Record summary: The RNA from an Armatimonadetes bacterium, together with DNA, has 216 modelled nucleotides. It was solved together with CasPi. The entry is indexed under CasPi complex, RNA BINDING PROTEIN, RNA BINDING PROTEIN-DNA-RNA complex. The PDB entry is titled "Structure of CasPi with guide RNA and target DNA". The 2023 paper behind the entry is "The compact Cas pi (Cas12l) 'bracelet' provides a unique structural platform for DNA manipulation". The reconstruction used 39,500 particles.
Context: bound to proteins that are not shown
RNA sequence: GUCUGCCGAAGACGCCGCACGGAGCCUGGGCCGGAAUCGUAGAUCGAACGCGGCAUCGAAGCCCUGCAGCCCUUCGGGGCCAAGGCGGCGCAGCAAGCCUCUUUCAGGCGGCAGAGUCCUUUAGAGUGUGAGAGACACUCUAAAGGAAUGAAAGAGGGCGACACCCUGGUGAAC
DNA sequence: GTTCACCAGGGTGTCGCCCTGGGCATCCCG
DNA sequence: CGGGATGCCCAG
Numbered sequence: 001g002u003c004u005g006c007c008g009a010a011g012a013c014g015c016c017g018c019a020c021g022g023a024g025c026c027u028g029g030g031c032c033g034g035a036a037u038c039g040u041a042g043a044u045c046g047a048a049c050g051c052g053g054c055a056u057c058g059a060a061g062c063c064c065u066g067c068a069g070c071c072c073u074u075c076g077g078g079g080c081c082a083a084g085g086c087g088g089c090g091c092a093g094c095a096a097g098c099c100u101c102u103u104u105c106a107g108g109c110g111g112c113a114g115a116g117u118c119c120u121u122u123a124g125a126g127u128g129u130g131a132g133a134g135a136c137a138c139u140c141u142a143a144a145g146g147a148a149u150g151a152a153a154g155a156g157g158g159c160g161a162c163a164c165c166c167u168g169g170u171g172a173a174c
Numbered sequence: 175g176t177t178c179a180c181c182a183g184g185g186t187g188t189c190g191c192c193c194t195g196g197g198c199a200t201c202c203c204g
Numbered sequence: 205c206g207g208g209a210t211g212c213c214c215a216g
Stems, first nucleotide, its partner, number of pairs: 002115002005112001007110001013090005020066001022064001024062001030054004037047003069080004097109003101154004117147005123141003127137003155194020195214010
């Protein structure tokens, strides 16, 4: 490390404090509109259709982007340049992640003093061995720094392939 | 309310093989 | 001399 004495809040949960852009090319965003078109005569009535034009909230993706911020790095900086938004007020086991792959269940994780246990490193001291190098073997004692997982299953690695499902961006058939 | 055809992003299941060592020849350098 | 490395061979 771990266990106990003592201290506290990350990150979640409710509240509000705030956000850089259109030239040009898509869309809302509001209008107006009849014709080419259709409800199986006319199809001018209505339905709309792709749109056309007007003004405009302004944004999708870029020129503007600063390294606000994250990653990479030969440590100089470079990449995305947006993000992660971030940033306070009350709540402090109640998220994510980790303790082994594929999963489930129980459990633990976060500051500073105390205590033992193990391992590693090392010291004095001691014992025998030692053609003898005070060398080795190793014990005693002491010091330095490291040490939460149970339970139930699995044939798992590669390499190349298929075949589903979900959500967006679209188009077509009903 | 469906079905198909692409492109992204994410996730699965499932399938063809092969593997799941020892002996040994030579190098090779302290 | 000899410990360790590296690479090839064993094929109804």